This is an experimental structure of RNA (Turnip yellow mosaic virus mRNA for the coat protein) with a sequence from Turnip yellow mosaic virus, with 84 nucleotides shown.
Entry title: Crystal structure of the tRNA-like structure from Turnip Yellow Mosaic Virus (TYMV), a tRNA mimicking RNA.
Crystals were grown by vapor diffusion, sitting drop at pH 7.5.
Released in 2014, the model rests on X-ray diffraction data to a resolution of 1.99 angstrom.
Rfam match: Tymovirus/Pomovirus/Furovirus tRNA-like 3' UTR element. From the family's description: This family represents a tRNA-like structure found in the 3' UTR of Tymoviruses, Pomoviruses and Furovirus. The literature on the family includes a 2004 paper in Virology by Matsuda and Dreher, "The tRNA-like structure of Turnip yellow mosaic virus RNA is a 3'-translational enhancer". Rfam classes the family as a cis-regulatory element.
The entry also models magnesium ions.
RNA sequence: AGCUCGCCAGUUAGCGAGGUCUGUCUCGACACGACAGAUAAUCGGGUGCAACUCCCGCCCCUCUUCCGAGGGUCAUCGGAACCA
Numbered sequence: 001a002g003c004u005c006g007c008c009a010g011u012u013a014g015c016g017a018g019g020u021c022u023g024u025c026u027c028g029a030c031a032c033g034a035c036a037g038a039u040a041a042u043c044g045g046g047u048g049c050a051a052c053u054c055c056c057g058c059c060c061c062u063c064u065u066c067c068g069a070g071g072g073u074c075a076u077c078g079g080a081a082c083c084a
Stems, first nucleotide, its partner, number of pairs: 002074001003018005010049001019039007043057004058072003064081006
Other pairs, nucleotide, nucleotide, family: 008052tWW009048tHS010011cHS012050tWS013042tHS026032cWW027029cHS047051tWH048050tHS059075tWS062064tHS063083tWW063084tWS071075cSS082084tHS
């Protein structure tokens, strides 16, 4: 329990957008909208002055292999094969 996506080596998980929640504008009372605040955390190794950012591995998914892309223990999704 703290979403989704993109981008960024710059002090070590950052920045932006959207979504959401909360508040305000704001009313007798509602919708829209705008604004503001908030939106956890980060496995091993390498490269390198510096790693969320680049590379590799492991682990996470699987009727279980291959290919691709993703994620980090609160960790996966797609296609093909193949009965899928």